Overview: An RNA structure, together with DNA, in which 97 nucleotides are resolved. Method: electron microscopy, resolution 3.6 angstroms. The entry became public in 2024.
Context: bound to proteins that are not shown
RNA sequence: AAUUUCUACUCUUGUAGAUGUGAUAAGUG
DNA sequence: GTACCGTATCCACTTATCACTAAAAGATCGGAAG
DNA sequence: CTTCCGATCTTTTAGTGATAAGTGGATACGGTAC
Repeated sequence: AAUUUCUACUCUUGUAGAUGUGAUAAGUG
């Protein structure tokens, strides 16, 4: 502690999983 | 110790819908005829 | 100079199927009170 983005690490300038985006409207606690 | 009544949720979280599209149709502009 | 013609770029537009079908409610710390 490195990630389209998120979570958890650093054997490895990286690893294991997940990952439908954009827009709008309504309701509820 | 037996009714009994109200509190803590206020920004965020959850349900619906649709687009996942080439091509026709129409607007727009530059060039040529009277 | 004014007007009618074709290229070029932006918008809008077409629309299928096939059942689900009607499905039940539910408080909690806590505190205070007679």
The work is reported in "Cas12a domain flexibility guides R-loop formation and forces RuvC resetting" (Strohkendl et al., Mol.Cell, 2024). It was solved together with CRISPR-associated endonuclease Cas12a. The reconstruction used 122,723 particles. Entry title: WT CRISPR-Cas12a with a 10bp R-loop.